Context: bound to proteins that are not shown
RNA sequence: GCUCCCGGCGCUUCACAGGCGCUGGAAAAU
RNA sequence: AUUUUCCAGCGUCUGUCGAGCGGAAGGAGGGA
Numbered sequence: 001g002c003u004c005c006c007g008g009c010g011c012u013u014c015a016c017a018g019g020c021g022c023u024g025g026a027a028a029a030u
Numbered sequence: 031a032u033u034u035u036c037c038a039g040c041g042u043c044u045g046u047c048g049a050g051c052g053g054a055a056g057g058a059g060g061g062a
Base pairs, nucleotide, nucleotide: 002059003058004057005056009052010051011050012049013048015046016045017044018043019042020041021040022039023038024037025036026035027034028033029032030031
Other pairs, nucleotide, nucleotide, family: 001060cWW006055cWW007054cWW008053cWW014047cWW
C1' cells in the first nucleotide's frame, strides 16, 4: 500500500403492520 | 343540521423487514 471479516452509530430510499387527521361514497340513529 | 358503522383516496405519526451512503472500533491475510 491493498484486500477481506466482525460488531455498533448516524442518515437516505423501498416493502409490511398499527394509529391519527380529513375528503368522498354506502349504512344506521337524532 | 348532529352522531355512529363500513369502504376508497391523500398526508402523516409509531414500529418491523430490506437496500444504500458515511464516520468510528477491532481483527486477519497476502505482498515489499
Released in 2025, the model rests on electron microscopy data to a resolution of 3.15 angstrom. This is an experimental structure of RNA (slm2) from Drosophila melanogaster, with 62 nucleotides shown. Entry title: DmDcr-2/LoqsPD/slm2 in initial binding state. The reconstruction used 161,787 particles.